């Protein structure tokens, strides 16, 4: 930097678990 599952969010910023 990218993908999957859960939570909060209209959008910005975040929390938990797994993979590259």
């Nucleotide at each position: 930097g990218g993908g999957a599952u859960c939570c909060a969010u209209g959008a910005c910023a975040g929390g938990a678990u797994c993979c590259c």
Annotation:
An RNA structure, in which 20 nucleotides are resolved. The work is reported in "Structure-function analysis of the ribozymes of chrysanthemum chlorotic mottle viroid: a loop-loop interaction motif conserved in most natural hammerheads" (Dufour et al., Nucleic Acids Res., 2009). It was solved by solution-state NMR. The entry is indexed under HAMMERHEAD RIBOZYME, VIROID, CCHMVD, HEXALOOP, RNA.